[PDB]
The RNA (modified HIV-1 packaging signal stem-loop 1 RNA) has 38 modelled nucleotides. Primary citation: Greatorex et al., J.Mol.Biol. (2002), "Structure and stability of wild-type and mutant RNA internal loops from the SL-1 domain of the HIV-1 packaging signal". The structure was determined by solution-state NMR and released in 2002. On the sample the depositors note: T7 polymerase RNA synthesis. The depositors describe the entry as "Structure of wild-type and mutant internal loops from the SL-1 domain of the HIV-1 packaging signal".

RNA sequence: GCGCAGGACUCGGCUUCUUCGGAAGGGACGAGGGGCGC
Numbered sequence: 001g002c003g004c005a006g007g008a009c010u011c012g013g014c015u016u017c018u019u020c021g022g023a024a025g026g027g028a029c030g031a032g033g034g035g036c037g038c
Stems, first nucleotide, its partner, number of pairs: 001038004009032004014025004
Other pairs, nucleotide, nucleotide, family: 005006cHS006034tWW008033cWW008034cWW013026tHS013028cWW014026cWS018021tWS019021cHS026028cHS
């Protein structure tokens, strides 16, 4: 440098019920990061 992966990965706004402990909510949506071979 090229290429493979990759048409991929990860995270989040905000919201509800409730014994207010806790659990739970959304049809979708923003953003971050470079990853590995040669």